[PDB]
């Protein structure tokens, strides 16, 4: 330097989190 799964909610959004190459 490279990169992804997930859940809440004023239905606006994101408190934001872990591991591999």
């Nucleotide at each position: 330097g490279g990169a992804u799964g997930c859940c809440u909610c004023c239905c606006g959004a994101g408190u934001g989190c872990a591991u591999c190459c």

Primary citation: Finger et al., Nucleic Acids Res. (2003), "Solution Strucutres of Stem-loop RNAs that Bind to the Two N-terminal RNA Binding Domains of Nucleolin". The RNA (18S ribosomal RNA, 5'ETS) with a sequence from Mus musculus has 21 modelled nucleotides. The entry is an ensemble of 17 models. On the sample the depositors note: THE RNA WAS CHEMICALLY SYNTHESIZED in vitro using T7 RNA polymerase and synthetic DNA templates. THE SEQUENCE OF THE RNA IS NATURALLY FOUND IN MUS MUSCULUS (mouse).